[PDB]
Context: bound to proteins that are not shown
Molecule: 18S ribosomal RNA (RDN18-1)
Organism: Saccharomyces cerevisiae W303
RNA sequence: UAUCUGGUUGAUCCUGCCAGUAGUCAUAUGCUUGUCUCAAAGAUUAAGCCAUGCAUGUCUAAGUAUAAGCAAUUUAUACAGUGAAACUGCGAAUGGCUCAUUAAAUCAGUUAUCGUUUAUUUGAUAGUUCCUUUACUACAUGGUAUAACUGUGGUAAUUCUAGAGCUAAUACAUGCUUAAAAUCUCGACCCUUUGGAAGAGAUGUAUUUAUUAGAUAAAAAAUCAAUGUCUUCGGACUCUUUGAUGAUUCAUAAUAACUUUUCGAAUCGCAUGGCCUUGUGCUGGCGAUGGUUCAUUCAAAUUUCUGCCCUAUCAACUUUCGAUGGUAGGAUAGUGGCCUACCAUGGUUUCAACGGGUAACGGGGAAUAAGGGUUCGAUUCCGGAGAGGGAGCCUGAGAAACGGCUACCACAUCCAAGGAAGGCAGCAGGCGCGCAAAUUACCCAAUCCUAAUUCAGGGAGGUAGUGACAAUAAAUAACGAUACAGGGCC
RNA sequence: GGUCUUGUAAUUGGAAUGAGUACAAUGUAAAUACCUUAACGAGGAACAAUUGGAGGGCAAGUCUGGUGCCAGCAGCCGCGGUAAUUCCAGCUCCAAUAGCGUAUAUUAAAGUUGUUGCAGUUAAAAAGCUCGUAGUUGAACUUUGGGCCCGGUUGGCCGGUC
RNA sequence: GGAUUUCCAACGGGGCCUUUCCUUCUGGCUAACCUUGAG
RNA sequence: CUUGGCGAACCAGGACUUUUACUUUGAAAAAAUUAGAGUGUUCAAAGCAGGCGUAUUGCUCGAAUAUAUUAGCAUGGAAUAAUAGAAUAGGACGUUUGGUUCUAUUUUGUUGGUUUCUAGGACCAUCGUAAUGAUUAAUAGGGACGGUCGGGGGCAUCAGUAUUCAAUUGUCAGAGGUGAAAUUCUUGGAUUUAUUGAAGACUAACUACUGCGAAAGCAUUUGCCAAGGACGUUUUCAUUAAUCAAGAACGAAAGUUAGGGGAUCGAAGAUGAUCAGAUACCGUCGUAGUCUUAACCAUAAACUAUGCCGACUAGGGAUCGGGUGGUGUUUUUUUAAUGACCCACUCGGCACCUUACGAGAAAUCAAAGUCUUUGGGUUCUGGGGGGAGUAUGGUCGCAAGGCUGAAACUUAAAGGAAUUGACGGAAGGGCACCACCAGGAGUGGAGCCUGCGGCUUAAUUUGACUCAACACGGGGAAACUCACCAGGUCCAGACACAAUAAGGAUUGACAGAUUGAGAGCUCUUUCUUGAUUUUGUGGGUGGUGGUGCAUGGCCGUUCUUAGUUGGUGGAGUGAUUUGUCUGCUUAAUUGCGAUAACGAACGAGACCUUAACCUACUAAAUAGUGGUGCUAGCAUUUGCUGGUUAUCCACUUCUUAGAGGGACUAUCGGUUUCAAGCCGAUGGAAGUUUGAGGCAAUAACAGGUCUGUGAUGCCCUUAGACGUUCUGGGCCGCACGCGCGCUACACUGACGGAGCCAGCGAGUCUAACCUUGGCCGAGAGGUCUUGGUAAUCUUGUGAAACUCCGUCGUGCUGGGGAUAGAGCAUUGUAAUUAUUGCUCUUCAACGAGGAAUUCCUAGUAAGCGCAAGUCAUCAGCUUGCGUUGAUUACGUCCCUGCCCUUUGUACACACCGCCCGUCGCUAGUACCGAUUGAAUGGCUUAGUGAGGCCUCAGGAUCUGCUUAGAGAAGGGGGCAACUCCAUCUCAGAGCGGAGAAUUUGGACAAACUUGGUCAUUUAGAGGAACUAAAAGUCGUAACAAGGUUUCCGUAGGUGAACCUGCGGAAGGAUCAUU
Repeated sequence: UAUCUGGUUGAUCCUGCCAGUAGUCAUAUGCUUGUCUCAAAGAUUAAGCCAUGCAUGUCUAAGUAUAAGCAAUUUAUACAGUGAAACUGCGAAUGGCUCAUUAAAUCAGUUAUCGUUUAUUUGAUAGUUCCUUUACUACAUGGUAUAACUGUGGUAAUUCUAGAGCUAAUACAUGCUUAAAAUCUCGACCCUUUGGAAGAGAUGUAUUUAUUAGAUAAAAAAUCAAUGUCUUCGGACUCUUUGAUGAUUCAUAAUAACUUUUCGAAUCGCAUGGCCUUGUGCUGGCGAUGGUUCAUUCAAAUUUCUGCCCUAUCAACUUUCGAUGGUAGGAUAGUGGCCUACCAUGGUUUCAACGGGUAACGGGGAAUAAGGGUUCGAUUCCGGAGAGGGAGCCUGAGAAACGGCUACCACAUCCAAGGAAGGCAGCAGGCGCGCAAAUUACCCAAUCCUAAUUCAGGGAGGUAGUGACAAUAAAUAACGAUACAGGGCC
Repeated sequence: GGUCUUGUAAUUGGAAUGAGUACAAUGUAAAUACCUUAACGAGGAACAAUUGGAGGGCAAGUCUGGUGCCAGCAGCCGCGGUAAUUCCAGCUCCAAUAGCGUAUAUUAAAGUUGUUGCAGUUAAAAAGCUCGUAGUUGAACUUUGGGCCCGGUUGGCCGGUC
Repeated sequence: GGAUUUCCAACGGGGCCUUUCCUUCUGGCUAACCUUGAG
Repeated sequence: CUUGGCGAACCAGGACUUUUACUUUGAAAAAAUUAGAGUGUUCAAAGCAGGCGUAUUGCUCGAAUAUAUUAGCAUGGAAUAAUAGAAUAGGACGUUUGGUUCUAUUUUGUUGGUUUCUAGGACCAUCGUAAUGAUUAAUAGGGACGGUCGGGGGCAUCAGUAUUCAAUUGUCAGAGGUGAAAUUCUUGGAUUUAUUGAAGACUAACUACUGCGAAAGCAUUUGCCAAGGACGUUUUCAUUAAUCAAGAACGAAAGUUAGGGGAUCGAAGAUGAUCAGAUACCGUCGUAGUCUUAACCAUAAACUAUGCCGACUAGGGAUCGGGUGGUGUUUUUUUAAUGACCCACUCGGCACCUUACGAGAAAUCAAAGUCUUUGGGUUCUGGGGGGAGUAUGGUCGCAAGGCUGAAACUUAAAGGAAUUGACGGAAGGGCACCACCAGGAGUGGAGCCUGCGGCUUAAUUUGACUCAACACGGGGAAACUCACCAGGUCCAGACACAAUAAGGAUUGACAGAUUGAGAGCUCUUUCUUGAUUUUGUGGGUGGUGGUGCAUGGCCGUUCUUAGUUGGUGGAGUGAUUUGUCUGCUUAAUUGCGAUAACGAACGAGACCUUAACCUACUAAAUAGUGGUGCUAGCAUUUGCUGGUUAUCCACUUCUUAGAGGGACUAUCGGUUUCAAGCCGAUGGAAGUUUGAGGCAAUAACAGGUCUGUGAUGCCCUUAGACGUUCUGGGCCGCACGCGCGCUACACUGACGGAGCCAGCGAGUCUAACCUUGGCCGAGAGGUCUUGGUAAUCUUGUGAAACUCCGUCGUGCUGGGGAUAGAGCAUUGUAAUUAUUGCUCUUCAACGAGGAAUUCCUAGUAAGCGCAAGUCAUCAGCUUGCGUUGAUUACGUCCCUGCCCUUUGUACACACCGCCCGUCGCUAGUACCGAUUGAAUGGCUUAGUGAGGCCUCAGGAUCUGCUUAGAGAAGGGGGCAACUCCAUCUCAGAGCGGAGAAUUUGGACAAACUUGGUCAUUUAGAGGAACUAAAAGUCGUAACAAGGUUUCCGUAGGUGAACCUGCGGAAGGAUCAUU
């Protein structure tokens, strides 16, 4: 801690401002500076420009090793230890940085997906695949490359690559091996009509379309076409299958097909045991990786409601060229004027539309407050946006990605002038700019993230350096004896 | 006489310690520091605290020298023209203190933005006057009274527990 | 100085009656059930 | 404790469900941050840790909780505030009774199609049930109606005088205007008079704290047209209302455009004055305007500087409109109704008076109250002063301009209301010969004296400059004084310390030189002295050196008038006020009185000194008088005039004091609230506080003074001194300009003889003062004496003006006596720039004094001298004194001032205050601006268009597979030609597959060009403002009645403030004429 004081006058009481006073995770600056803890820090002006170096790579028992690598298994003559390179698979869409744009935009709280995509984790889940499906077919396992490598080379130059010769896969490209049962279609023949049949073919999953089921508040009869299971053909007539939501054309199932056709393990490590008709016979464990769909998780994208500063010296705005709505289609992962065609004339606004300004990213929050309020929020967390400005796109589950490509524009680097290579608003650092802001240091030990992964990587992060931004604690002297002075009281 | 207490010493004594160095250990990835700790490390001349002020607001000088409306100070009012409590200095004193001043911005002060909560005769400010749309605002009236039960909280004698 | 019960009071709730429906249909539990078997 | 009631108290599905706001509760609103619990980071900021047993196995508390708008969700309430329902009833209930349509299960035997009954919606018809169904009627509002009221409006109409002009008319010299004039008009007749006429404007008096209107505004009559408020109302509707961004109507005066009109007045202009100027005020003219029609403009101090609507809160009377009542009054037809009055009430107005519960900074306010005890509803406006209602952009207007409307920059106050002063070319009252009036004397003119300035100088020392400096510093200076100038001495520099030092610190000096100087000051030469001194440092001392603006004291002045202050009460928030005053009175805040004041204090008065009276007291050989002695002269009974005090006596009138008395305005008469007082007369020595003084308040001035002070602070100086003394100069210097004065310009006189009279005073001792008398001298003066320390003596101060006789005679003259020459004296050390006095001679201005300006009311002015001060000498000065003695007032506020009250103020150093603008200098800020300015961004028209992506193609190349043609090689087959199985070298058809360069069309679309638009910045020759800044120029606009009252709007003019017209305001200089 609900407080005021000085200044107009010769003096007074006012209105009124100026000045004082206190605070400020508000900056700068001057002077001064000993100790401990803690600690912000090129935001403001220039999202201005950048020399150099780092910041993204990654392997196990378990994809591929004939390194003309290194070792020794001694269990190995196909390999089987360690292991460069390279292929393959993941990751590089996280992080970190900044605040330029942005004013119903972002964002906050609150909804929705019965409007969609989702790598990965986790849990479930494919006996149907020899396609004229009797040779076409290997299933004790089919085909082709190609890198690494060897060798010959080119250019001043770049993480440039050419010609020649090998060789792998969980690379690419093919491709079989598993029932029965049931139900549908066709249907030779016996031939009956009340009609029965041998046989053949189809039926996994995914794609596309069409059709069907996915019921249900109540009770009985006259029938008709056809009897319908079984008959006493009097007709007894049931059982009639049915999950979820507030709600669905939902979940799911069934028919006819459709596909240029998806998937349905030709993969890898350890352990190697049981049964015999003792053959390299038949079975057989624990894993790794992969794979369709559903669910789950991590997400994403759209989305409902309400909420934003200053300006009328902005009053009408939108609609040719989509503005508001309808129908249909394209496109999308999906809704939707998202786009196209046709049609209608709508939609917003004094309850402030539309325009303009912001030295405006939003919020959690910060400073100061008796209560009410005022000002601030570039910045440790969350959400957005951006990578000099625009635009476009590849890969991928995911990017309109910039430590990814392509083009233009602006800057700009190297050349033996032919050409080549660029994005620090990552960490340091340097020029500028200014009133204004630190080291070209050490390390993955912690926090955690990624990877084939206990191991590798990580300027993410931590550590120290600089550092009076703010905070916390807290030295620079303590005690006597003397010699003089004072105080009360014995 | 001072039992007892305070100052001034420009008297004199032992003590105590960090700042700073530094064996070492600890700390740490390795270190630097911190925390521990041998040895070393105080007497003022040492190991030496500043930054602003002394008319009022606002704490603290009618002290001394200089200057003479000059130089300068002063947030504001003001100070300075030959005895300046205000400048420039010395002495002394005051305030905060490892910090203190200055500039700008902002908050309280500010009931000087007023919803709470201002003001408008004359200090600034009622439009010349009336109508009028949006906006804001807008008279009274409709089930009240009476009972009967049920069960909660605060108590209150009982404290029958200590 | 810890805690309870029959109690005077106060304060807060609910139900019913006074003209006072302060929505009701199919269903079930039928609930509190006139339901009473001898207490 | 037993066998059997109604479904939510438990649900499912339904049928239907008036909508909100508000409020309760709950789920929600990430962590960090905030608040907050626990816990020894050694404390703390922090952190989220930690703690505990047998510590051998171990156990355990924790890491809470709260807050988190609005919106959304769920839930309880239902006051407050909205919203809906049955008014031609297509209204609601339904056990009912018909009908229409749709859907539909269990079943009838099944899968499908017709059905019947039944189940369920919905709709229609008519029968029944209902108390069948509409809130008041707001001292809200709207509307109708009734009798009114009104200077409300519009159109038409009517009148009145006046003004100006015109025609006619009579008479005659001025008339107009003003503070005073002039411009102008007038024998052709102005002005004035009469009779008529015309034109335009206006609407007197009545006319007011009266009326109407939204405001601006509205005033002769009558008609017409529509409108309005209030009142009355047992009419009607029923919330229709209040206030209002946008938008709109009206809107004084001036102004604008075009017609009309154009009498008055009159921006501009012309003119006459005034004035320094005067293109201002004042005078005379006079255009626009003033009036009207049509159209603009949209402003005013458009004011009550007070937004509207609603409620409430104090008294009082009056008034306007309406209404009600009263046997009220009056008038009519005595008497009815009306009308007009009176009284009482009421509604609605314009207002007013008194208070302040209340409000306010106050002035003030019945709202400007019901406001920190802060909320009835609503609109508009302000946020220190300027820049500035400016720039810019809009928009309206023909224009003038209006509406909207900044900023940069600048600045500590501007401002409001009151208080006390001061001031006012404000008012009222009272006063004064430092004011005037009626006058007197003058001064100002002349000569001279004296002071001041200036000039001059070696110096001419200095203070003081309106009253309130200048014959003042007592200031009349030869030296001194004396402060100034040219020169020379001396120390009187205490005291302390240190040095020198009796083998001597130091002092003095004859003579000469030197010097104005017998100053040895200094030098030559030596003597002399002996602790006092000398030298240095400190520290003193003196200073007529500075500062009077640092002071004390004193004086002057404000200020010669009546003014000033507490205490306690009263008023105010306060500065402050009242007391201390409206009248009357007085010289006076002196009194009578009145009275929110009462009681006091100072000043005034009283007082004191002096001048006037005392035949009353006490007295006097330092005052006088009378008488007696003595005596002189003239007279003659006796008288008159004198002298003499030791000659005595007596007295106190005159004179001097002490003590007293006396006047108090007494008495009488007038006049006044009939008080204080004033006026007249009488008496009286005295009757303006009897005359004249002395003393004399509060508050002050930057008055004067340091040169009165041994009064003083500070500063300066202090030994070749600014101390002091000596010598000589100066204060006096003279081209000039001022202020006090003195002599005069003559007969109201000069001169000469006579006459002949005061009062105030002063005076010598260890000195020489005032001086009588005698003598000398023309005089001034000299000399010998004398009295006096003083009521005795000077001194009767024998003064002068005055009188009386003469001389002169209107002539600058016998007026006047400046300036000069010569001589004689006195004071003094000294007289030269003459100290004064005396004598003779010289004989100037001046012929009564311009503007101005001083003093003065009775024994006063004026004339006239005297004493004293100064002083050795020197008055033309001063302070007093007497002698002679008028005129004219007996007032006033005109001038100059003073006091008191009211009043205005922008002043407070206070009117010699303050203050406005142009112009001139310097600096700063923003604005405008040619440049068909320039950049940077978005948004966009038209055009070109890289690139990837999707597509139509293309086919460099590479590669697999469905038959066999030739020639050769090997093998095997009737083995002979030959055939078959095979390969290599090679032709061919192609069936496909992959696929690069290139390429068609499309969407996306970078980038650039071209125009527009918006937002930002930014150059720019020049142009035009504003601001700031110690002393610039011209005026003087404002503040007082600011000298023309200020201000608003508008218009014109003009170096500048400003001036003028029209309308308006009071913020005015008037709250006021029953």